[PDB]
RNA sequence: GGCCUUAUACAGGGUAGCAUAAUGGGCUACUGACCCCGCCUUCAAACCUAUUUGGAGACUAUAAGGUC
Numbered sequence: 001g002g003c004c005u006u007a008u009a010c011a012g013g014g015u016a017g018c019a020u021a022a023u024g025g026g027c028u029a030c031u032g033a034c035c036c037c038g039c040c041u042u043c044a045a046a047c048c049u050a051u052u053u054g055g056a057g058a059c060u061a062u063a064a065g066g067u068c
Stems, first nucleotide, its partner, number of pairs: 001068009010038001013031006024048002032039001040057007
Other pairs, nucleotide, nucleotide, family: 011032tWS012013cHS012031cWW019050tWS021024cSS022048tWS036060cWS
């Protein structure tokens, strides 16, 4: 150094700015202990003066094993 598995952190969760959309519910900054990389896929429920939740996984990191 690879792989495998488990645990943990998160959820684009909170707040601000911007955007005015339904073939939609966006983006950005901040915040998310310790300033990594990021904040994605899919299901399900209830919503909708630009979404709140639940299930199962992804990514990255850290730690613990297994293995080589």

This is an experimental structure of RNA, with 68 nucleotides shown. Crystals were grown from: 0.05 M Na-succinate, ~3.0 M (NH4)2SO4, 0.5 mM spermine and 20 mM MgCl2., VAPOR DIFFUSION, HANGING DROP, temperature 293K, pH 5.1. Keywords: three-way junction, riboswitch, 2'-deoxy guanosine, RNA. Method: X-ray diffraction, resolution 2.5 A. The entry became public in 2011. Rfam match: 2dG-I riboswitch aptamer (M. florum). Ions in the entry include sulfate. The model includes bound GUANOSINE-5'-MONOPHOSPHATE (5GP). It comes from the structure "Crystal structure of the 2'- Deoxyguanosine riboswitch bound to guanosine-5'-monophosphate".